[PDB]
Context: one part of a larger RNA, bound to proteins that are not shown
Molecule: 28S ribosomal RNA, nucleotides 10 to 429; 5.8S ribosomal RNA, nucleotides 2 to 157
Organism: Plasmodium falciparum 3D7
RNA sequence: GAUGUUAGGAGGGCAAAUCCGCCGAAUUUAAGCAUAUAAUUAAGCGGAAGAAAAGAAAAUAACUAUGAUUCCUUUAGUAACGGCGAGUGAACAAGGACCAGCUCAAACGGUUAAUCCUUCGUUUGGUGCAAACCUUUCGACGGAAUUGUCGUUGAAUUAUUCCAUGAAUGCCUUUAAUUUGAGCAAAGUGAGCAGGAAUGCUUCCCCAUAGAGGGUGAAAGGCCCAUAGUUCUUUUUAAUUUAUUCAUUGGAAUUUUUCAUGUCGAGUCGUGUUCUUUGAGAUUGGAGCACUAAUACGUGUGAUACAUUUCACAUAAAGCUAAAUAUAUGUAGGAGACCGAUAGCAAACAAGUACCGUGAGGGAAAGAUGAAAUAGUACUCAGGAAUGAGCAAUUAAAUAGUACCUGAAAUCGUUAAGAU
RNA sequence: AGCACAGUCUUAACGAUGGAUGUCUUGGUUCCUACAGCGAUGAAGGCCGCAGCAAAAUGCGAUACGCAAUGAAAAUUGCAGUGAC
RNA sequence: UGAAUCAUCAGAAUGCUGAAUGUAAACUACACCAAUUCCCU
RNA sequence: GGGAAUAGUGGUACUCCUACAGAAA
Repeated sequence: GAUGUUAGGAGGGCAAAUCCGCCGAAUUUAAGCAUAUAAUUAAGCGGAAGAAAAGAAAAUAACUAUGAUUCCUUUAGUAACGGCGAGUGAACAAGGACCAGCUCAAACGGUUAAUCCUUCGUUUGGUGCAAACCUUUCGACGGAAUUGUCGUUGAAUUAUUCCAUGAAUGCCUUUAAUUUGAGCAAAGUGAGCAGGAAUGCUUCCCCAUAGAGGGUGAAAGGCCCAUAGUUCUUUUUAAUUUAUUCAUUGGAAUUUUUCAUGUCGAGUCGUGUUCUUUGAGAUUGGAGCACUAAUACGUGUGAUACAUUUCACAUAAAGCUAAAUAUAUGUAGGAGACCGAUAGCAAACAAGUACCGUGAGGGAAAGAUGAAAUAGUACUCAGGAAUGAGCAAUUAAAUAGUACCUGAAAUCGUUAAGAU
Repeated sequence: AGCACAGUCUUAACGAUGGAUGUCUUGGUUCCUACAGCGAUGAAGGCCGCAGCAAAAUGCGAUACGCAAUGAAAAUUGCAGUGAC
Repeated sequence: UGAAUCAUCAGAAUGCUGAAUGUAAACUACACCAAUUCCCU
Repeated sequence: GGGAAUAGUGGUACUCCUACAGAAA
RNA backbone atom coordinates (compact mmCIF):
# COMPACT_ATOMS: atom_id res chain seq x y z
C1' G A 1 0.00 0.00 0.00
C1' A A 2 -4.35 -3.32 1.28
C1' U A 3 -7.70 -5.38 4.81
C1' G A 4 -10.07 -4.73 9.86
C1' U A 5 -18.11 -3.70 13.35
C1' U A 6 -9.51 -3.00 16.43
C1' A A 7 -9.17 2.01 20.05
C1' G A 8 -10.18 7.19 19.81
C1' G A 9 -12.04 10.97 16.58
C1' A A 10 -13.79 14.17 12.23
C1' G A 11 -16.97 15.35 7.56
C1' G A 12 -22.27 14.95 5.60
C1' G A 13 -27.83 18.21 6.57
C1' C A 14 -30.55 22.83 7.85
C1' A A 15 -30.31 28.05 8.05
C1' A A 16 -28.21 33.38 4.79
C1' A A 17 -29.60 39.68 5.92
C1' U A 18 -24.31 40.87 6.12
C1' C A 19 -19.54 37.62 4.14
C1' C A 20 -16.01 34.21 0.81
C1' G A 21 -15.06 31.33 -4.06
C1' C A 22 -17.04 29.69 -8.88
C1' C A 23 -20.46 29.91 -12.91
C1' G A 24 -23.22 33.13 -15.64
C1' A A 25 -27.69 35.60 -19.02
C1' A A 26 -31.22 38.27 -21.36
C1' U A 27 -34.92 41.89 -20.88
C1' U A 28 -32.98 47.11 -21.19
C1' U A 29 -30.21 51.75 -23.32
C1' A A 30 -28.09 53.01 -27.73
C1' A A 31 -34.75 56.17 -30.06
C1' G A 32 -32.77 50.47 -35.37
C1' C A 33 -28.44 47.02 -34.15
C1' A A 34 -23.97 43.59 -34.06
C1' U A 35 -18.96 46.19 -30.17
C1' A A 36 -20.78 48.59 -25.96
C1' U A 37 -24.70 48.86 -21.95
C1' A A 38 -27.73 46.15 -18.75
C1' A A 39 -23.47 43.48 -15.56
C1' U A 40 -18.05 41.34 -13.66
C1' U A 41 -25.83 41.89 -12.19
C1' A A 42 -30.28 38.03 -11.80
C1' A A 43 -30.76 32.84 -11.87
C1' G A 44 -27.40 28.20 -10.84
C1' C A 45 -23.14 25.43 -7.64
C1' G A 46 -20.10 25.43 -3.40
C1' G A 47 -17.99 27.54 1.67
C1' A A 48 -17.64 30.36 6.77
C1' A A 49 -18.33 33.94 11.21
C1' G A 50 -20.69 37.07 15.01
C1' A A 51 -18.80 39.45 11.80
C1' A A 52 -16.29 37.42 7.14
C1' A A 53 -12.64 39.22 3.64
C1' A A 54 -8.25 42.16 3.77
C1' G A 55 -3.73 42.98 6.12
C1' A A 56 2.01 43.95 8.03
C1' A A 57 4.75 46.52 1.09
C1' A A 58 8.53 42.72 -4.65
C1' A A 59 3.42 49.92 -1.51
C1' U A 60 3.30 55.22 -2.73
C1' A A 61 5.62 59.05 -4.27
C1' A A 62 9.30 62.52 -6.78
C1' C A 63 8.11 65.79 -1.69
C1' U A 64 11.09 69.44 3.47
C1' A A 65 8.72 63.24 1.57
C1' U A 66 4.84 59.10 3.54
C1' G A 67 4.77 53.83 6.03
C1' A A 68 0.09 46.93 7.22
C1' U A 69 -5.32 46.31 6.37
C1' U A 70 -10.46 48.19 6.60
C1' C A 71 -14.10 52.13 6.67
C1' C A 72 -15.96 57.58 6.41
C1' U A 73 -15.17 62.91 4.04
C1' U A 74 -12.69 64.16 -0.34
C1' U A 75 -9.83 63.43 -4.52
C1' A A 76 -13.98 62.93 -8.61
C1' G A 77 -18.01 62.18 -12.39
C1' U A 78 -11.65 63.72 -12.32
C1' A A 79 -7.11 60.81 -15.09
C1' A A 80 -8.88 57.39 -18.33
C1' C A 81 -12.09 53.76 -21.33
C1' G A 82 -15.89 54.05 -25.39
C1' G A 83 -19.61 52.36 -33.14
C1' C A 84 -14.68 58.39 -28.58
C1' G A 85 -21.66 57.17 -29.85
C1' A A 86 -24.96 55.79 -25.91
C1' G A 87 -22.58 55.32 -21.93
C1' U A 88 -18.59 53.78 -18.39
C1' G A 89 -14.79 55.40 -14.72
C1' A A 90 -10.46 54.41 -10.85
C1' A A 91 -5.74 55.66 -8.12
C1' C A 92 -2.03 58.92 -5.02
C1' A A 93 -1.80 62.84 -1.80
C1' A A 94 -5.23 65.51 2.16
C1' G A 95 -8.82 65.27 6.79
C1' G A 96 -10.78 61.53 10.10
C1' A A 97 -12.53 56.46 12.85
C1' C A 98 -9.47 52.63 14.60
C1' C A 99 -4.75 51.47 15.54
C1' A A 100 -0.85 45.81 16.50
C1' G A 101 2.03 43.38 15.25
C1' C A 102 3.96 38.71 14.15
C1' U A 103 6.13 33.20 12.53
C1' C A 104 7.27 29.44 9.24
C1' A A 105 11.02 28.41 5.40
C1' A A 106 16.28 29.43 5.14
C1' A A 107 20.72 30.42 9.11
C1' C A 108 23.01 28.52 13.65
C1' G A 109 22.72 24.09 17.94
C1' G A 110 25.26 16.66 17.41
C1' U A 111 30.13 15.10 24.51
C1' U A 112 24.15 13.22 21.91
C1' A A 113 15.54 15.21 19.53
C1' A A 114 17.51 19.29 23.49
C1' U A 115 10.89 17.64 20.65
C1' C A 116 5.42 15.88 20.14
C1' C A 117 1.27 12.57 20.94
C1' U A 118 -1.57 8.09 23.29
C1' U A 119 -2.68 5.29 27.67
C1' C A 120 -2.11 4.38 32.84
C1' G A 121 -1.23 6.21 37.54
C1' U A 122 0.56 10.59 42.08
C1' U A 123 -0.58 15.09 44.46
C1' U A 124 -0.64 21.32 44.71
C1' G A 125 -4.55 23.50 46.07
C1' G A 126 -9.48 26.07 45.15
C1' U A 127 -14.49 27.90 44.23
C1' G A 128 -20.07 23.91 43.86
C1' C A 129 -25.51 21.39 48.44
C1' A A 130 -24.79 18.37 44.43
C1' A A 131 -23.76 17.64 39.47
C1' A A 132 -19.56 19.02 37.74
C1' C A 133 -15.35 22.67 36.97
C1' C A 134 -10.50 25.34 37.45
C1' U A 135 -5.34 24.57 38.82
C1' U A 136 -1.16 20.36 39.83
C1' U A 137 4.08 18.13 38.13
C1' C A 138 6.42 13.40 39.57
C1' G A 139 6.41 9.95 36.35
C1' A A 140 5.82 4.87 33.76
C1' C A 141 4.30 2.69 29.09
C1' G A 142 3.49 2.59 23.89
C1' G A 143 4.54 5.16 19.75
C1' A A 144 5.70 9.52 16.05
C1' A A 145 10.00 11.95 14.64
C1' U A 146 16.93 12.62 11.87
C1' U A 147 12.88 11.69 4.55
C1' G A 148 13.71 16.86 10.77
C1' U A 149 10.34 18.07 16.11
C1' C A 150 12.29 21.83 19.27
C1' G A 151 15.52 26.10 20.87
C1' U A 152 18.27 30.94 18.71
C1' U A 153 17.57 35.08 15.25
C1' G A 154 24.48 35.56 13.59
C1' A A 155 28.10 33.56 17.76
C1' A A 156 31.00 34.54 21.77
C1' U A 157 33.14 38.31 25.66
C1' U A 158 32.73 42.44 29.76
C1' A A 159 29.54 45.85 32.35
C1' U A 160 25.11 47.55 34.35
C1' U A 161 19.87 46.90 34.62
C1' C A 162 15.41 43.97 34.35
C1' C A 163 12.04 39.28 34.14
C1' A A 164 10.61 34.60 35.52
C1' U A 165 11.90 30.78 40.65
C1' G A 166 10.52 27.84 45.83
C1' A A 167 9.80 27.57 51.27
C1' A A 168 8.22 29.85 55.92
C1' U A 169 5.48 33.92 58.43
C1' G A 170 1.31 37.62 58.25
C1' C A 171 -2.89 40.11 54.53
C1' C A 172 -7.34 39.63 51.79
C1' U A 173 -9.99 46.22 54.09
C1' U A 174 -12.26 50.68 51.33
C1' U A 175 -14.42 53.47 47.43
C1' A A 176 -16.19 54.39 42.67
C1' A A 177 -17.87 52.54 38.13
C1' U A 178 -20.47 48.86 35.33
C1' U A 179 -24.18 45.21 35.20
C1' U A 180 -28.71 41.22 36.58
C1' G A 181 -32.72 40.17 39.83
C1' A A 182 -35.64 41.97 43.71
C1' G A 183 -38.23 45.12 47.12
C1' C A 184 -39.98 50.46 49.04
C1' A A 185 -42.15 54.40 46.73
C1' A A 186 -46.34 61.37 47.56
C1' A A 187 -51.05 63.36 47.45
C1' G A 188 -59.26 63.07 47.82
C1' U A 189 -62.31 58.03 46.34
C1' G A 190 -64.60 65.64 50.15
C1' A A 191 -68.93 68.07 49.19
C1' G A 192 -73.11 69.48 45.43
C1' C A 193 -75.37 68.87 39.61
C1' A A 194 -76.66 65.48 36.18
C1' G A 195 -75.89 60.48 34.97
C1' G A 196 -76.98 53.16 34.78
C1' A A 197 -72.00 54.30 35.95
C1' A A 198 -67.09 59.77 36.93
C1' U A 199 -62.18 59.98 35.64
C1' G A 200 -67.20 65.17 33.58
C1' C A 201 -68.93 70.50 35.47
C1' U A 202 -68.81 73.77 39.71
C1' U A 203 -66.49 73.96 44.56
C1' C A 204 -63.08 72.94 48.76
C1' C A 205 -58.33 70.65 49.81
C1' C A 206 -53.28 68.66 48.78
C1' C A 207 -48.65 65.85 46.13
C1' A A 208 -45.04 66.43 42.70
C1' U A 209 -37.14 64.46 42.21
C1' A A 210 -43.81 61.20 40.62
C1' G A 211 -48.47 65.94 35.32
C1' A A 212 -44.71 58.66 31.16
C1' G A 213 -48.22 55.22 29.96
C1' G A 214 -51.97 51.46 31.09
C1' G A 215 -56.46 49.86 33.95
C1' U A 216 -60.79 51.34 36.47
C1' G A 217 -69.06 51.50 34.47
C1' A A 218 -67.30 58.75 30.72
C1' A A 219 -61.80 63.03 30.10
C1' A A 220 -58.09 60.63 36.89
C1' G A 221 -51.11 63.71 39.33
C1' G A 222 -54.01 62.39 44.53
C1' C A 223 -58.73 54.59 42.95
C1' C A 224 -54.99 50.33 41.16
C1' C A 225 -50.46 48.85 38.40
C1' A A 226 -46.71 51.48 37.43
C1' U A 227 -43.74 56.38 37.13
C1' A A 228 -39.62 60.05 39.80
C1' G A 229 -36.38 58.67 43.30
C1' U A 230 -34.05 55.23 46.33
C1' U A 231 -32.30 50.54 48.99
C1' C A 232 -30.61 45.67 48.78
C1' U A 233 -28.69 41.53 45.26
C1' U A 234 -25.69 39.45 40.56
C1' U A 235 -21.20 39.96 36.60
C1' U A 236 -16.32 42.22 36.10
C1' U A 237 -12.96 46.20 36.87
C1' A A 238 -10.39 50.13 38.19
C1' A A 239 -8.05 52.75 42.34
C1' U A 240 -7.01 51.97 47.08
C1' U A 241 -4.71 47.48 51.93
C1' U A 242 1.12 44.69 53.17
C1' A A 243 4.15 42.61 52.68
C1' U A 244 8.99 40.32 55.54
C1' U A 245 13.33 36.72 55.71
C1' C A 246 16.41 32.53 53.21
C1' A A 247 18.18 30.16 48.99
C1' U A 248 19.95 28.64 43.73
C1' U A 249 17.88 28.10 38.95
C1' G A 250 17.32 30.05 34.49
C1' G A 251 16.15 33.98 31.00
C1' A A 252 16.07 39.17 28.72
C1' A A 253 17.46 44.48 27.04
C1' U A 254 21.22 47.75 26.19
C1' U A 255 26.34 48.82 26.48
C1' U A 256 32.13 47.20 26.08
C1' U A 257 36.07 43.65 22.45
C1' U A 258 36.37 40.29 18.46
C1' C A 259 34.85 36.62 14.24
C1' A A 260 31.85 36.46 9.09
C1' U A 261 29.03 39.02 5.43
C1' G A 262 25.26 34.54 5.88
C1' U A 263 19.92 33.53 4.62
C1' C A 264 16.11 35.35 1.99
C1' G A 265 10.26 30.69 -0.91
C1' A A 266 11.21 27.54 -9.16
C1' G A 267 7.54 24.75 -14.01
C1' U A 268 7.88 29.91 -9.83
C1' C A 269 8.61 34.83 -11.81
C1' G A 270 8.86 36.47 -16.52
C1' U A 271 7.96 36.41 -21.92
C1' G A 272 4.84 34.98 -26.27
C1' U A 273 -0.01 33.69 -27.66
C1' U A 274 -5.34 32.94 -26.76
C1' C A 275 -9.79 34.18 -23.95
C1' U A 276 -11.78 37.02 -20.28
C1' U A 277 -11.64 41.16 -17.00
C1' U A 278 -10.25 46.38 -16.04
C1' G A 279 -10.53 53.27 -16.36
C1' A A 280 -5.65 50.68 -17.60
C1' G A 281 -4.87 52.74 -23.15
C1' A A 282 1.68 48.73 -28.63
C1' U A 283 -2.84 44.86 -22.28
C1' U A 284 -5.04 46.08 -15.31
C1' G A 285 -5.51 41.45 -13.21
C1' G A 286 -6.80 36.30 -13.95
C1' A A 287 -6.68 31.74 -16.64
C1' G A 288 -5.17 27.98 -20.53
C1' C A 289 -1.04 26.53 -23.64
C1' A A 290 4.39 27.06 -25.27
C1' C A 291 9.11 28.60 -23.65
C1' U A 292 11.29 29.09 -19.10
C1' A A 293 15.02 32.72 -15.42
C1' A A 294 18.53 35.22 -12.01
C1' U A 295 20.49 35.05 -6.78
C1' A A 296 20.55 40.29 -3.60
C1' C A 297 25.75 44.14 -7.54
C1' G A 298 19.84 39.99 -7.96
C1' U A 299 14.58 41.17 -9.67
C1' G A 300 9.97 43.75 -9.20
C1' U A 301 7.59 48.69 -9.47
C1' G A 302 7.98 53.96 -11.18
C1' A A 303 0.37 53.96 -16.02
C1' U A 304 3.36 54.47 -24.34
C1' A A 305 6.16 49.79 -27.34
C1' C A 306 12.09 49.61 -27.68
C1' A A 307 17.89 49.67 -27.00
C1' U A 308 22.15 51.75 -23.59
C1' U A 309 22.10 53.57 -18.67
C1' U A 310 21.41 56.64 -13.99
C1' C A 311 18.02 57.27 -9.70
C1' A A 312 14.24 56.17 -6.13
C1' C A 313 11.24 52.65 -3.77
C1' A A 314 10.23 47.61 -2.44
C1' U A 315 12.12 42.89 -1.32
C1' A A 316 7.16 38.20 -5.13
C1' A A 317 6.42 33.20 -5.91
C1' A A 318 4.91 30.34 2.46
C1' G A 319 1.59 31.62 6.84
C1' C A 320 -1.31 34.08 11.20
C1' U A 321 -3.54 38.48 13.11
C1' A A 322 -8.01 42.45 17.10
C1' A A 323 -10.24 47.31 16.06
C1' A A 324 -12.59 50.91 13.34
C1' U A 325 -16.83 48.25 8.70
C1' A A 326 -21.68 45.51 6.98
C1' U A 327 -26.10 43.23 8.28
C1' A A 328 -34.22 42.99 3.23
C1' U A 329 -31.90 36.70 8.53
C1' G A 330 -33.27 34.89 13.52
C1' U A 331 -34.20 36.47 18.51
C1' A A 332 -35.07 40.43 22.14
C1' G A 333 -35.82 45.46 23.53
C1' G A 334 -37.24 50.87 22.25
C1' A A 335 -39.34 54.32 19.23
C1' G A 336 -42.25 57.20 14.88
C1' A A 337 -45.27 64.33 11.79
C1' C A 338 -46.23 55.90 9.25
C1' C A 339 -51.32 52.53 8.06
C1' G A 340 -56.14 52.37 10.70
C1' A A 341 -59.57 46.29 8.44
C1' U A 342 -60.59 47.27 0.04
C1' A A 343 -55.37 50.51 4.40
C1' G A 344 -51.11 48.24 6.94
C1' C A 345 -47.13 42.16 5.95
C1' A A 346 -50.45 37.64 2.00
C1' A A 347 -52.16 36.87 7.04
C1' A A 348 -55.15 42.25 13.49
C1' C A 349 -59.04 36.08 13.26
C1' A A 350 -58.04 28.60 13.71
C1' A A 351 -52.84 32.48 7.72
C1' G A 352 -49.06 30.42 4.29
C1' U A 353 -54.89 28.49 6.98
C1' A A 354 -59.27 27.07 3.75
C1' C A 355 -59.23 25.96 -1.25
C1' C A 356 -57.02 24.98 -6.56
C1' G A 357 -53.10 22.30 -9.62
C1' U A 358 -50.44 15.49 -11.31
C1' G A 359 -46.48 18.73 -10.18
C1' A A 360 -43.16 22.91 -9.90
C1' G A 361 -46.41 26.08 -7.58
C1' G A 362 -50.91 29.38 -6.77
C1' G A 363 -53.35 31.27 -2.39
C1' A A 364 -57.88 34.03 -0.14
C1' A A 365 -62.12 35.86 2.60
C1' A A 366 -62.96 36.73 7.54
C1' G A 367 -62.15 42.39 13.49
C1' A A 368 -66.37 45.70 16.84
C1' U A 369 -73.51 43.37 21.51
C1' G A 370 -73.16 45.45 26.14
C1' A A 371 -70.13 48.79 31.75
C1' A A 372 -71.59 44.02 33.17
C1' A A 373 -74.07 38.11 29.86
C1' U A 374 -71.38 36.38 37.35
C1' A A 375 -77.56 40.92 33.01
C1' G A 376 -77.34 36.52 26.13
C1' U A 377 -83.92 37.04 26.59
C1' A A 378 -87.58 34.31 32.03
C1' C A 379 -93.37 33.88 31.71
C1' U A 380 -98.09 33.68 28.92
C1' C A 381 -100.84 33.14 24.33
C1' A A 382 -101.02 31.25 19.03
C1' G A 383 -98.55 27.61 16.18
C1' G A 384 -96.38 20.52 14.22
C1' A A 385 -92.32 23.55 14.27
C1' A A 386 -89.78 27.71 12.83
C1' U A 387 -91.39 31.82 14.49
C1' G A 388 -94.82 35.86 15.98
C1' A A 389 -97.44 38.74 19.76
C1' G A 390 -98.10 40.43 24.70
C1' C A 391 -101.29 43.00 29.86
C1' A A 392 -94.93 39.68 30.33
C1' A A 393 -89.23 40.58 30.67
C1' U A 394 -82.73 42.02 31.24
C1' U A 395 -80.68 46.70 30.28
C1' A A 396 -79.62 53.54 30.49
C1' A A 397 -80.80 51.44 25.66
C1' A A 398 -83.03 45.45 22.34
C1' U A 399 -84.95 49.77 15.91
C1' A A 400 -77.81 47.08 21.24
C1' G A 401 -80.90 39.96 20.42
C1' U A 402 -75.50 36.99 18.81
C1' A A 403 -75.95 38.47 10.73
C1' C A 404 -75.64 42.21 17.39
C1' C A 405 -71.50 49.85 17.49
C1' U A 406 -72.76 53.62 13.78
C1' G A 407 -75.68 51.96 9.76
C1' A A 408 -74.70 55.84 3.54
C1' A A 409 -75.84 54.78 -1.67
C1' A A 410 -77.56 51.53 -5.38
C1' U A 411 -82.19 48.34 -5.14
C1' C A 412 -87.09 47.15 -2.92
C1' G A 413 -91.78 47.65 0.50
C1' U A 414 -95.85 50.72 3.21
C1' U A 415 -98.62 55.21 3.54
C1' A A 416 -99.77 60.00 1.69
C1' A A 417 -99.77 63.79 -2.18
C1' G A 418 -99.22 64.74 -7.34
C1' A A 419 -98.45 63.84 -12.78
C1' U A 420 -99.68 60.55 -16.77
C1' A B 1 -120.43 50.39 7.57
C1' G B 2 -118.76 52.90 3.00
C1' C B 3 -115.02 55.25 -0.61
C1' A B 4 -110.74 54.96 -3.71
C1' C B 5 -109.53 52.21 -11.55
C1' A B 6 -104.98 49.50 -12.43
C1' G B 7 -100.09 50.29 -14.23
C1' U B 8 -95.87 53.89 -14.93
C1' C B 9 -93.20 58.19 -12.97
C1' U B 10 -92.01 62.16 -9.04
C1' U B 11 -91.65 63.81 -3.71
C1' A B 12 -91.84 63.01 1.61
C1' A B 13 -92.02 59.86 6.18
C1' C B 14 -91.08 55.05 8.02
C1' G B 15 -88.93 50.48 6.96
C1' A B 16 -86.20 46.16 4.05
C1' U B 17 -81.46 44.95 1.50
C1' G B 18 -76.46 46.29 1.79
C1' G B 19 -72.17 47.35 4.64
C1' A B 20 -70.21 52.75 3.24
C1' U B 21 -68.95 56.68 6.92
C1' G B 22 -67.33 57.87 11.78
C1' U B 23 -65.01 56.07 16.15
C1' C B 24 -62.02 52.06 18.11
C1' U B 25 -57.08 48.40 17.35
C1' U B 26 -53.40 42.61 21.92
C1' G B 27 -52.02 43.93 14.11
C1' G B 28 -48.75 45.74 10.48
C1' U B 29 -44.74 48.90 8.70
C1' U B 30 -40.15 51.59 9.17
C1' C B 31 -35.97 53.15 11.93
C1' C B 32 -32.58 52.55 16.10
C1' U B 33 -30.18 49.32 19.69
C1' A B 34 -28.07 44.30 21.47
C1' C B 35 -26.82 39.54 20.64
C1' A B 36 -26.27 35.30 17.32
C1' G B 37 -25.07 28.82 14.45
C1' C B 38 -28.02 24.42 14.85
C1' G B 39 -26.49 19.15 13.74
C1' A B 40 -24.18 11.65 14.16
C1' U B 41 -24.43 13.83 22.11
C1' G B 42 -28.97 12.89 15.68
C1' A B 43 -30.49 19.34 13.57
C1' A B 44 -34.22 22.06 10.54
C1' G B 45 -38.32 19.87 8.32
C1' G B 46 -42.20 15.88 8.15
C1' C B 47 -45.37 12.26 10.20
C1' C B 48 -47.79 9.76 14.55
C1' G B 49 -49.60 10.36 19.11
C1' C B 50 -50.94 12.77 24.12
C1' A B 51 -56.52 15.79 27.92
C1' G B 52 -62.19 12.50 31.91
C1' C B 53 -65.60 14.51 28.50
C1' A B 54 -60.91 17.32 23.26
C1' A B 55 -62.08 18.84 16.30
C1' A B 56 -58.60 23.07 15.17
C1' A B 57 -54.83 26.34 16.96
C1' U B 58 -51.34 26.40 20.98
C1' G B 59 -48.43 23.05 24.26
C1' C B 60 -46.25 18.57 24.93
C1' G B 61 -43.70 13.15 23.86
C1' A B 62 -45.58 6.56 26.17
C1' U B 63 -43.59 10.65 32.63
C1' A B 64 -47.08 13.19 26.35
C1' C B 65 -52.17 20.60 27.08
C1' G B 66 -47.43 18.18 31.22
C1' C B 67 -42.89 15.49 35.68
C1' A B 68 -39.00 17.30 38.97
C1' A B 69 -36.64 21.60 41.00
C1' U B 70 -36.64 27.12 42.12
C1' G B 71 -39.64 31.94 43.02
C1' A B 72 -44.48 33.69 43.78
C1' A B 73 -48.17 31.58 45.99
C1' A B 74 -54.42 30.45 46.81
C1' A B 75 -57.20 29.43 43.58
C1' U B 76 -58.61 26.41 39.11
C1' U B 77 -63.45 25.46 37.25
C1' G B 78 -68.38 24.39 31.37
C1' C B 79 -69.40 19.88 34.22
C1' A B 80 -66.67 16.40 36.77
C1' G B 81 -62.75 16.90 39.89
C1' U B 82 -58.09 18.83 42.52
C1' G B 83 -56.28 22.16 46.25
C1' A B 84 -53.32 25.01 52.85
C1' C B 85 -54.95 26.70 57.28
C1' U C 1 -47.63 25.95 51.88
C1' G C 2 -42.46 20.88 47.27
C1' A C 3 -49.87 20.61 47.09
C1' A C 4 -54.42 24.92 43.02
C1' U C 5 -52.51 28.22 39.54
C1' C C 6 -48.70 31.35 37.39
C1' A C 7 -43.50 32.51 36.45
C1' U C 8 -38.58 30.53 35.96
C1' C C 9 -36.51 26.34 34.04
C1' A C 10 -30.56 24.21 35.05
C1' G C 11 -32.64 17.87 36.66
C1' A C 12 -35.33 13.84 34.32
C1' A C 13 -37.66 12.36 29.96
C1' U C 14 -37.88 13.40 24.84
C1' G C 15 -42.46 8.24 19.85
C1' C C 16 -41.51 7.10 14.06
C1' U C 17 -38.65 9.62 10.67
C1' G C 18 -35.50 13.02 8.51
C1' A C 19 -27.96 14.45 6.74
C1' A C 20 -30.41 9.27 8.27
C1' U C 21 -26.13 6.20 8.50
C1' G C 22 -27.37 -2.32 8.55
C1' U C 23 -30.41 -3.60 3.64
C1' A C 24 -35.06 -1.41 1.91
C1' A C 25 -39.50 1.52 1.16
C1' A C 26 -46.90 3.70 -2.31
C1' C C 27 -43.46 -2.65 2.45
C1' U C 28 -44.72 -0.50 9.81
C1' A C 29 -40.69 -5.77 4.73
C1' C C 30 -35.67 -8.37 5.59
C1' A C 31 -30.55 -9.20 7.62
C1' C C 32 -26.00 -10.22 10.66
C1' C C 33 -23.31 -9.69 15.56
C1' A C 34 -23.77 -9.45 20.98
C1' A C 35 -28.96 -12.57 23.95
C1' U C 36 -30.97 -8.28 26.66
C1' U C 37 -33.00 -5.74 30.74
C1' C C 38 -34.25 -5.24 35.70
C1' C C 39 -34.13 -6.28 41.30
C1' C C 40 -31.19 -7.46 46.17
C1' U C 41 -26.00 -7.27 48.10
C1' G D 1 -22.91 -13.74 44.34
C1' G D 2 -28.10 -14.87 43.92
C1' G D 3 -33.67 -13.65 41.88
C1' A D 4 -36.74 -12.59 38.13
C1' A D 5 -38.76 -10.75 33.41
C1' U D 6 -38.19 -10.36 28.58
C1' A D 7 -38.13 -11.83 20.51
C1' G D 8 -37.39 -7.27 24.08
C1' U D 9 -32.35 -4.07 23.91
C1' G D 10 -27.86 -2.16 21.67
C1' G D 11 -24.34 -2.37 17.51
C1' U D 12 -23.42 -2.88 11.98
C1' A D 13 -23.34 3.35 6.04
C1' C D 14 -19.65 6.06 3.15
C1' U D 15 -15.20 8.99 3.14
C1' C D 16 -11.09 10.52 6.06
C1' C D 17 -7.19 11.25 10.39
C1' U D 18 -4.08 9.19 14.61
C1' A D 19 -2.73 4.72 16.83
C1' C D 20 -2.83 -0.64 16.57
C1' A D 21 -3.24 -5.74 14.35
C1' G D 22 -1.58 -10.00 11.57
C1' A D 23 -0.95 -11.06 6.52
C1' A D 24 2.53 -9.30 1.28
C1' A D 25 8.39 -8.43 -1.74